[PDB]
Context: bound to proteins that are not shown
RNA sequence: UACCUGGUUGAUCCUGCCAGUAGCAUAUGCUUGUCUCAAAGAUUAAGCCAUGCAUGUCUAAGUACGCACGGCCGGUACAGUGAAACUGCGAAUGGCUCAUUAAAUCAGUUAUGGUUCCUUUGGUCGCUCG
RNA sequence: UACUUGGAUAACUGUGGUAAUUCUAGAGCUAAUACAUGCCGACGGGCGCUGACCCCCUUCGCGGGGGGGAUGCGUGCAUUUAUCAGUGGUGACUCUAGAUAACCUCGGGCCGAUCGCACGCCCGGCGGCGACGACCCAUUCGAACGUCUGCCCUAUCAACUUUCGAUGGUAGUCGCCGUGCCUACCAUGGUGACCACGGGUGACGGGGAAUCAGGGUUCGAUUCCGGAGAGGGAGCCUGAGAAACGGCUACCACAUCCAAGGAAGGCAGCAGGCGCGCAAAUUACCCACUCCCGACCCGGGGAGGUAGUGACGAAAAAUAACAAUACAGGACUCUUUCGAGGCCCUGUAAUUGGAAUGAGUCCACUUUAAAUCCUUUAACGAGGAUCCAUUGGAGGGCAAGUCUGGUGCCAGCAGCCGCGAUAAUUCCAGCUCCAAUAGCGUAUAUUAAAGUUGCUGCAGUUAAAAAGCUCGUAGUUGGAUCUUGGGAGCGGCCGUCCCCUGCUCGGCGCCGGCCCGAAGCGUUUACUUUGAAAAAAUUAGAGUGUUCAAAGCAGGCCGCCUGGAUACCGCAGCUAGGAAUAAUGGAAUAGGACCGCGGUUCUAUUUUGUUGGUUUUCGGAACUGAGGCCAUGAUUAAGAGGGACGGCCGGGGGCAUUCGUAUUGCGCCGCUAGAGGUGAAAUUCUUGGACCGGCGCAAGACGGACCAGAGCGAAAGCAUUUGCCAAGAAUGUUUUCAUUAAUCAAGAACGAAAGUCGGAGGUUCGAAGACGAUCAGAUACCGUCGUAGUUCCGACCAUAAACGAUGCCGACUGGCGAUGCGGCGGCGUUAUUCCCAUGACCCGCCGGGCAGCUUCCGGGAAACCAAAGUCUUUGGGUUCCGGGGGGAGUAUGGUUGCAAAGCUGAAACUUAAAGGAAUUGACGGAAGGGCACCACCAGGAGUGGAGCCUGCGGCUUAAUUUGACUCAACACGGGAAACCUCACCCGGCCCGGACACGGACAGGAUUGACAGAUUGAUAGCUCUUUCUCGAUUCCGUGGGUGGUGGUGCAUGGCCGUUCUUAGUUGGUGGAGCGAUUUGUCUGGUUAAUUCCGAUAACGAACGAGACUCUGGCAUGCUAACUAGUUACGCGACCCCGGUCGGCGUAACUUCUUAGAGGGACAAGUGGCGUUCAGCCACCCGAGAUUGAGCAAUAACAGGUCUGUGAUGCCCUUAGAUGUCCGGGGCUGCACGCGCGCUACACUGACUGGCUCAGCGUGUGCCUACCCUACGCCGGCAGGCGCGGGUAACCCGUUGAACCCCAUUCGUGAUGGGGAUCGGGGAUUGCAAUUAUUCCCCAUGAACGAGGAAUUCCCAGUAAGUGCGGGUCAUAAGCUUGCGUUGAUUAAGUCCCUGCCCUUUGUACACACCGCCCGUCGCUACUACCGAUUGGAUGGUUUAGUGAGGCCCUCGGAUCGGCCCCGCCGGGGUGCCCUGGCGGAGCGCUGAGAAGACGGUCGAACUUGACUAUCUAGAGGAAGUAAAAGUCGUAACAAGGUUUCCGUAGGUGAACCUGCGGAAGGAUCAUUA
Repeated sequence: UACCUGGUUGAUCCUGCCAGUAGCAUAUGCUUGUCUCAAAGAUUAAGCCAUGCAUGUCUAAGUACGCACGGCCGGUACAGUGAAACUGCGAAUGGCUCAUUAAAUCAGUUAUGGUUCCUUUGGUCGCUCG
Repeated sequence: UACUUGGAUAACUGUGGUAAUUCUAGAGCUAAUACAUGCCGACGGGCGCUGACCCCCUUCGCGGGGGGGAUGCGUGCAUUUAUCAGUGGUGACUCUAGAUAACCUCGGGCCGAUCGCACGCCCGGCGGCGACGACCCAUUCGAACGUCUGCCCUAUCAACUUUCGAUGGUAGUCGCCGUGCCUACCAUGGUGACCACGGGUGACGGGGAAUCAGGGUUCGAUUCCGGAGAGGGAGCCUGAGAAACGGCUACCACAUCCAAGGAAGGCAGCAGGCGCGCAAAUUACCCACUCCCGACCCGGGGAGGUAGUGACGAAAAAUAACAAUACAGGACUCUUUCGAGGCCCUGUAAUUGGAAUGAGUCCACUUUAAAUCCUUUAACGAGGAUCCAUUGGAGGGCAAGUCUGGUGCCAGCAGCCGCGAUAAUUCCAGCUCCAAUAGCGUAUAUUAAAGUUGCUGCAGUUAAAAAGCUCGUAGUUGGAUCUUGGGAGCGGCCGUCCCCUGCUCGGCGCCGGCCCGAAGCGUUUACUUUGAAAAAAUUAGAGUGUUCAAAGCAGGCCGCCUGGAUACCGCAGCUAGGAAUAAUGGAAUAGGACCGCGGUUCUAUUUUGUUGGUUUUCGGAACUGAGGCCAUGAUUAAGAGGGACGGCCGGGGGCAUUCGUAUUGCGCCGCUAGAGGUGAAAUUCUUGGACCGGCGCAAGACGGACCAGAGCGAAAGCAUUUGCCAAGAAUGUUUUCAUUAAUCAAGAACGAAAGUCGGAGGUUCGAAGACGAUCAGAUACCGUCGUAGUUCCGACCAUAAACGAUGCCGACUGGCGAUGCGGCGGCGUUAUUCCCAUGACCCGCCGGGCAGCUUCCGGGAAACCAAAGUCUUUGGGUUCCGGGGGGAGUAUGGUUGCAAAGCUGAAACUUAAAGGAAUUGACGGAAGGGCACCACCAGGAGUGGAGCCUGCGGCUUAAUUUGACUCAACACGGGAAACCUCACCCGGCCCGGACACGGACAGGAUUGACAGAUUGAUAGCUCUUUCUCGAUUCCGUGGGUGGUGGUGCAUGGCCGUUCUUAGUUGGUGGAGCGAUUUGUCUGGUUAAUUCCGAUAACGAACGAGACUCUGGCAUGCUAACUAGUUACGCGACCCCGGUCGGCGUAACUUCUUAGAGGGACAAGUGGCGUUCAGCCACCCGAGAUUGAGCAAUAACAGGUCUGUGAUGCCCUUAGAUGUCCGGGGCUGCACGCGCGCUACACUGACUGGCUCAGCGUGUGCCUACCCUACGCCGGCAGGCGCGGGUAACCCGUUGAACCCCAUUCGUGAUGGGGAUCGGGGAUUGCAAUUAUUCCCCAUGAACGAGGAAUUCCCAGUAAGUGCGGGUCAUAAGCUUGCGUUGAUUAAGUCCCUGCCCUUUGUACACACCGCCCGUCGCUACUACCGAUUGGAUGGUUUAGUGAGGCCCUCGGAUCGGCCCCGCCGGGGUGCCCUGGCGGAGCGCUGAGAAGACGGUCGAACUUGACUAUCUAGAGGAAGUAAAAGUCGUAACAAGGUUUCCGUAGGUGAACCUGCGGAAGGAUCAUUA
C1' cells in the first nucleotide's frame, strides 16, 4: 500500500461458500508499576423511587413607625445598616432522554409585501383648546 | 386640589382551628413606581365650517364681480369606516405620508399625581447628573407559518380520500397574520405503477465517525444546531414568550402520612436505591475558572468547575547497564593444516565488582475556593537488583521440539483441513521456543477482503440460472441530415491571443449622420464554466519545543512582534458566457410572415392668449378589405419498419369430401387336432370345427415404404386425394406512408401428453384389477385378458428433458461443398416438336432458412462455440432470472379451477461441502482381438465312496504349546516330537544378578559334605549334629544380561503373490493453463512392446529375447592298471568249434568318463503373405518348438520377532517368562474337511524258474553315531569273527520291481483286501507303557468302480512300478531326485474360470468384497397445523355515557358610593358649601364570589370492529442430526427392465405401470 492463504478429488482446472487476515465498537476472562488525556443506566425497563440539593433576587437611585443594631446636634418627618413583607423581574434559561414521528422533523435556498416580539439601543413623548 | 387626589392590605399586636401542609381567619392599624380618579401650565392666537351683518364697482331694476367679520363646533399621537389626489421607495401595494365626515369600547390607550446626590442664579420664580416606568416607529434575540429539492424496507398493501372536509369557489367566525383551521351553499373534484394509500423500523434529523484505490458499505441516542417531553392524553391562569409540568385543573396506572375527618406526589436533572439485565461511577467539595439570572460591582446557580471508581479508548513509558576472567567466532601477518599476535572486534556465563536511577515512604515549596495530581527538593530506599509480567500458541494457513512421562477413538485439542485405538511434533504436565509486551485472549454487530450484489464491475449450454412461446399498456432505448471559414500581430510551415448579432439616455467629441459608455428585450429545457451566499467542533493542513508525542492555540525578545490561516463543504436554487450533444415546434383545407394603405370602435392628449360644447391633423389598442414581395414554404426515403402489387412456395390452420391396408368381429365353403405365446411352459380358444386358405361385409383407428440432419408454423405441432375459406415467410419492385421502430411491469391469446365434466363410439393397444410363470420373496420385468383412457364434438387446468438445457432486435469478424425458396446470366442434353418460349438437368451470382466440414481469428474451467466471439484493451439497446448445498417449490397469506392441481412465495433448523469439465487406474452379466490344461472341448489317471496315515477346526483335559484360514493356510514351519527339540502343565535345584556404591569380615565374606526324617534321584533342596573351601565371595540400592514372552500394524533380510503373463521408465521435442498425452501404434506377424511398415516423433533403458546348466549327434582330437574292447599264453567243460566278471599281457577308446570343440541357423525346396516381418509341408539330416535357474517398475498393512549374540518398543528378572532335572502332553475322540497309501480283483492272487538301472550315499571339531563283502548259529528279525572302502578301488557288473514262462485258484466278500486284536522272539536307545521299528502264528471288518462337485496332463508325457538323499541312534504311509514299462485323445477355443492391448460408461479410488436409496425401529432439536366462540401482551376506531377547563346568558352571599331629612358649629348673602351623630326609603349606581342553563375542547367508561408478538398446546403431521440398527436392492458399468421429465393410478419400501417428450443413451454412421 488498488494484496492474498487453507479446505470438496487418487491427482488437475473451475464455479461456489466456509475458515483464516486487519481495524473501528460493546461485553467478558487473566494480569497490572508510573504518567497525560479520557467514555461511562443508551441497547432489555421513556420502568418505579426513600433521602438531600438543583431559581431566586436591592441598588446612594419603588416602599423602613420590628430599638434586631445604632450617632446625639434635635423637636424643621426620615443619621446609617437593617430581619420579615408588598411590589418589579426571572422562573418559557439551563440539564436529561430519543418515547413519538418517514415530505413529518431536519439539511441547502427563499420571503412574511401575510404576523407578533420582554430587555437593550436609536428616534417620539408644551403639538390636543377643556 | 395640581406646592400633589381617594381608600384597602402585607410586615407588626393579640385570639387561635387541624393530627398533619409552603393550610390559613375574624379584631386594631400603616406605605406605594401594587389599585383607581385626575387638572393647573403651554393658552394667544392660527386652520376649516356654519356665518348673523357690513363695504366697493356696474346695470333704471332684478342680476354680476371683489373683501372684512360677531357666536359656536372640530382641529396631538394610535384604532375602525369610506372618499379625493399622488413627499419619499420597492421588480412589484390596497406601502409610508396629505386632506376629507365621526367613533376612540367603563372587562377605558399615552400625554410622568416616582426616586437618589453634591448645590447654584435673579428680585417667590429658574436650573444639572442620573435611575425607573411608559402610547407609537425602528434595531436585535428570536418564535411561527410558507416556496423548491433531498429520506430505510415492504405488493403476502393496487387503488386511496370524500356530505364525521375529501379537492376548490363565494361570504363569514376564530386567530397575531394567509389558508376548509372551522362554518352555510355550490362544483365533483384531489393523488397514484415516476409506487399514492396501508404496514413495519432494534427510524429523531443533520453537521459527523469507522472502513476505505476509484466507486461505495455500516453507525449516528450521545457534549454543536433544530424538533418532542417530563408515566399516558386533555384544558387553562399568569406572563412579551408555556398548552409549562422543581405551574395548576379532571380521568387511567403507580404511590406517601393519617387521630380514618382529610392532606399530598411526579428524579427520560444531580448523586443515590430496587428491578431489568452481557452491560455502565460518589447519597463528595465549590461558585474560584466559563457564563446566566435579579432591584444587579456584593447574592444564587447538582448549568459549570474540582475531587473519588474506572484496562471503553488515545498518547508517553519501568522490570537495567558497564568493567574484569574463562570461552565461541569475524576483516590481517606466518604456516599445506595444527597454533601464535591484537593495531579493529561481538556475544554467553547464581564468577566477581562498584556506579547510576526509579515504584514506594516522606520534611518543605508549588498547585487549589480549601484540598488532590504533575514538577522540584532534604533524609531513606535494588545483585536470586524477590521491588520476580503476563496473555495465547508451537502440523498447515501463521512464527515456533518428530524432546521426556502418563492416557490409549477414553479424557480431551482444534475458528477450517484435521489430531488422539499402547512410539500423540496437535491431549494432560516438566523444559525450550514463538507472537504482543501492561497488554493479550474470547463472544457479538459491522467494514475491506467480496469482481461472493457487481453503475464503474458479476453471471444464466453443462457449476444456480432465458418465463414453453407470442401479443401488449406504463418504463427504457430510439436512424442519417440544418454553418463552413477568414482577417490582424510575435518567435522559430508551425503554438498563441482579438474580431466577424438586432431594436432609451449622456461625453475624447466632430461635420441629420458617425465613435464610445450605460439601461431594457430575445423559443424553452437537460448539459457545461465562473461568482456570491453556505454557523462552529470534527477532516487534511501553515506556525508553536505542552521535555517529545497524543493535545492545546499558544509564545520570543530587549513595550514590541505577532498569529490564532487555508482547503473540502454532497444535493437543490440565483446569476453571468456556449449551443456540439438529447428532446421541442414553426407554413402544407395556408386564419403563413414583412414594408406600406382604405373603412368600424375607444382613448392618453400638445393646440384655438385666459373661461363653455362638437368634429378632425397628430399618436396609441381591437375588428375588417384590396393588394406588393418571399429563391413563396414539404432534405432524403435508412442493406429501419409498415402497406399495396406480381408470380411462386410451404407434412402451416379450419371445414366438407374421398382413398388405402392392417387388426377385431360376423355370414358361407374345404380339410385337419391342434392353435396363441415363451428362454421353457401354463393361464386362453378348440370335432358346438380353433388356427389356416378363399369370397364378402361391419366397426373405429392410422396415414408405412416415398420420408431426408428436408419444409411450414411464434411455440406446442403438422404427411391419402380433391374442393372451398382465411393467412404467411422469402424473392422482385425506379410503388406508397415518412420514424410509424425494438424489448416489455399490469393484462391477454395459443399451448404436447396425461388428468376433469357432459354426449357419440369403442377396432387395436392398454393405468387399476384377475390369472399363469421365474424368484427366498414380485403386490414388477414375461404371457392371457382387461375397466378408465387412447378416436370425435362442447366446456376445463396450464403442466414437460415445453431443450438448441443457448431470450428478442441491431452492426462487424475465415472459407469450403451443398440443399430449399424466388430472381438473374451463360456451352450444351431432353419433352410441348413445328422454331421462339416455358418444364427437367449443368455451371455460377444474389437475400436468409434449417444445416454440415477444417481451423493458433477470438472466447471459455474444459467439453466445445463463426457464436457460447467482438470481455480487466471491462459500456449497442432491452425483459426475465441466480447468490453454497438441504429444508423446499414446504408452511402461511392472496388468487384461479368441478377436482387433481397452477401462480406468488418464506422462515426456523442443519451441513463444509454439494456441483461442472477433463486425466489415470479399477470395474461392466459393454463391445473388438490375442493368450492359459493352476481353463474348456476330446479323452487318460484320480479325489469326494471303504479302511489307514498326516495336518486343521471342534470337544474334553493341568497341558492337549503355537503360527497360517481361497487361489497365495490345511505330509506347511523341512514339524516322521518316549529324552532333547518344547515354546505347555505339575514339583524341585542353581545364578550363569556382570560392574559401581553402602555394610559384614580374617576373633573368618562365603562354597562343598556320607550318614538318620523328607525327597523322586546316591539334589546338604530342607530339619538335629558338626568337618571343610579361603577373599573368588554375601546383604540392600542403581544397572546389565538372558527370554521359542507380546508386537510381522515398527522393522531389516528372505519367500510367496499381483504377474508366466508381457508389461515398465527416463532425456529432448510436440499437444494441453494444469493433472496428463505422444513416443509406448491404424494393419500383418510372433510364446513375447518380436519385428515389418505408417507415424510428432528421435535417441534410448529394464523385462522378454539374449545367458548358464542339463539330453541325445561325433567310429575325428586329448587321455586312461581306480573302466573296458580285440587278439593271444594257459586252465576247466561239451562233441575242429562254443562258453568262462578264471588268471596275466600287444595295441586301442567302440562300449565308460570329462575337456577343447564342432553341429541348427527357418539352412534348402514348394506354397500363403505388402513379397517385408513371418507361417505350413517336405528331401537331407540325432534333434526343424527338451527342461530348469535368473527373471523389469510399483504394491501387498501376506508369512516369519518360534533361524540368528539382525533389531526397536512393552513385560519378567530370583518363589524367573533365564537355565537344568523327573514325568506327562504335542498321538487324547460322538464329528467334519485337505493332501497321500492300500484295495474293491481272473488284464488278478499265490508258488517256483528267468532277466534288466541311474541319480546317488558311505568312518563325523563338539559328535559319543558309517556303508558292508564273506563263514558259522537260527525259520525270522538278528548275533558272533576277521576283511575292504575317506570312495570309478569295497558294498557293486549296483543280480530293484511291473513285466516273461509253468502249476494252484473259479466269480464265493473267495487264495482280492489287510483294518482291528491276542501270544511270542530280536534290533536302537538311560527309558517303549499310549504296542519306537522288524519278524512268526492266529483272529479276518468295511470295500461289488463311489453323488453333487473337483485335481493334474497332452510325448518317453500322464499313469503303473521300484531305487537313492533330507528328516535318522532306532525310521518314509512325506518330500526331492533317478530308473523300467509306457499309452488314449488334441495341434483348437473364449463356452466356463482368469490374464493382456484398444474404445466406451462410471455418482468407485480402504478402487464392485466399492458407492448408495427408501420404509420401519431409538434419542435429541427445530419450526407448521390445531378445538379451546385458543390463551396472554399490544396499537388503531363505531354507537351511547361523560369529569374538568374555557366562552355566553342568568344570578345576587357580600362590600360600598350618590340622594332624602333631623340635631347642630364656621363662611358667604330664608338660601348654598363644609365637620360630626343618627334614621329610613334601598329612591339611583359601581364592584362582586358560590351556583345553574346552553355551546366548545374534551381525559376517561360500557358495548362492538380492524391490525402485530409470545406461548401453556392435550394432540397430529413433517424436517435435520447422532460410530456401528431390521427388510429389500432403487440408482452409479447395457447397475443387469437404459436413464430422466411432465401427468394419473397401484403397492411394506425404495419402486412399478399407462400416455407423450428428452439424451444428460450404449447410436453423431447402415448403404440401390